Shown are 77 nucleotides from a PDB entry: RNA (P/E-tRNA) from Entamoeba histolytica HM-1:IMSS. The organism belongs to Entamoeba histolytica, within Eukaryota. Rfam match: tRNA. Rfam's curators write: Transfer RNA (tRNA) molecules are approximately 80 nucleotides in length. Their secondary structure includes four short double-helical elements and three loops (D, anti-codon, and T loops). Further hydrogen bonds mediate the characteristic L-shaped molecular structure. tRNAs have two regions of fundamental functional importance: the anti-codon, which is responsible for specific mRNA codon recognition, and the 3' end, to which the tRNAs corresponding amino acid is attached (by aminoacyl-tRNA synthetases). tRNAs cope with the degeneracy of the genetic code in two manners: having more than one tRNA (with a specific anti-codon) for a particular amino acid; and 'wobble' base-pairing, i.e. permitting non-standard base-pairing at the 3rd anti-codon position. Method: cryo-electron microscopy, resolution 3.1 angstrom. The entry became public in 2025.
[PDB]
């Protein structure tokens, strides 16, 4: 230098290569179940799906440089 691939609550993993408003568990608070106590169950908050544009009737999610990471492959100032 050329292909190609990923990026999501604190924290891992989901999710539609079309699209219409993003969840599962562990962390937290609070409630149920027991005579109590772990264990079990349920609710709530937690990001808005790295950063810009364009795509449209709306983009985590299609297309572009930029980020910042992995893979194969090459290198005469």
């Nucleotide at each position: 230098c050329u292909c190609u691939u990923c990026a999501u609550g604190g924290u891992g993993c989901a999710g539609c290569c079309c699209g219409u408003u993003a969840g599962c568990u562990c962390g937290u608070c609070g409630g149920g179940c027991u005579u109590u106590u772990a264990a079990c169950c349920c609710g709530a908050a937690g990001g808005u799906c790295u950063u810009c544009g364009g795509u449209u009737c709306a983009a985590a999610u299609c297309c572009g440089g930029c980020c910042g990471a992995a893979g194969a492959a090459a290198c005469c100032a």
Source information: The entry has 70 different proteins, among them Small ribosomal subunit protein eS1, 40S ribosomal protein S7 and 60S ribosomal protein L18a. Entry title: Cryo- EM structure of 75S ribosome with A/P- & P/E- tRNAs from Entamoeba histolytica. The work is reported in "Cryo-EM structure of ribosome from pathogenic protozoa Entamoeba histolytica reveals unique features of its architecture" (Sharma et al., Nat Commun, 2025).